Record summary
crRNA (43-MER) with a sequence from Neisseria lactamica, together with DNA: 115 nucleotides with solved positions. Hu et al. published it in Mol.Cell in 2024: "Exploiting activation and inactivation mechanisms in type I-C CRISPR-Cas3 for genome-editing applications". Released in 2024, the model rests on cryo-electron microscopy data to a resolution of 3.26 angstroms. The reconstruction used 108,723 particles. Keywords: CRISPR, type I-C, cascade, anti-CRISPR, HYDROLASE-RNA-DNA complex. Protein in the same entry: Cas7, Cas11, Cas8 and Cas5. Entry title: Exploiting Activation and Inactivation Mechanisms in Type I-C CRISPR-Cas3 for Genome Editing Applications.
Context: bound to proteins that are not shown
RNA sequence: GUUGAAACAGGGUCAGCUUGCCGUAGGUGGCAUCGCCCUCGUC
DNA sequence: AGGAGGGCGAGGGCGATGCCACCTACGGCAAGCTGACCCTGAAGTTCATCTGC
DNA sequence: ATGAACTTCAAAAAAAAAA
Numbered sequence: 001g002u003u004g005a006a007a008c009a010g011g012g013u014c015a016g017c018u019u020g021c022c023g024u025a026g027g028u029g030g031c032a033u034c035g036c037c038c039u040c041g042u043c
Numbered sequence: 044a045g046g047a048g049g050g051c052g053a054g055g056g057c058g059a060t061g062c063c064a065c066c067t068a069c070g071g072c073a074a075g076c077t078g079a080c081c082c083t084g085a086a087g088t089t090c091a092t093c094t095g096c
Numbered sequence: 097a098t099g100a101a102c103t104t105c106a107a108a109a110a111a112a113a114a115a
Stems, first nucleotide, its partner, number of pairs: 010082002013079001016076004021071005027065002030062002033059005039053005085104006
C1' cells in the first nucleotide's frame, strides 16, 4: 500500500429387469495269516 | 502246633498291508442398452440502466 | 455511458488393432 484480483463439478441417474450345473456313471478282476512250536527240565 | 503256595524264563520268532486305472466325460460363461443428458465460446451488436448536461 | 443477452460466425473426429 498503486501491480491478477473473483472463479462448482455441477444441480443427479436402482445396472439391470433373470437364467436348473447339469443331464449321470459298479472301486473294480480277487487275494490261505500262513507254513510251526514238549510247558517245561522237577522238587 | 509249623509248615512251605513256585523256583525261571522264555510270550513273537518272518515277511508281505496293494496289485491296476480311472478322478472325468459335454457345453454353455453372454444376452440387450446405455458410455450421455444442458452450459459455458469468438466476436460484434443491442437494450435499459449509470451518469452528466 | 456500459454489462448481461442476443445474434451471428463452421456445420468436426475417426482409427485404436496386429507378428